[PDB]
The depositors describe the entry as "Unmodified Glycyl-tRNA(UCC) anticodon stem-loop from Bacillus subtilis". An RNA: 17 nucleotides with solved positions. It was solved by solution NMR.

RNA sequence: GGGACCUUCCAAGUCUC
Numbered sequence: 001g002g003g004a005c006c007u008u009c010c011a012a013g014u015c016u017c
Base pairs, nucleotide, nucleotide: 001017002016003015004014005013
């Protein structure tokens, strides 16, 4: 310093080199 999953009418949560 970046990524990904889950759940939906909606919000939102979690981990590592």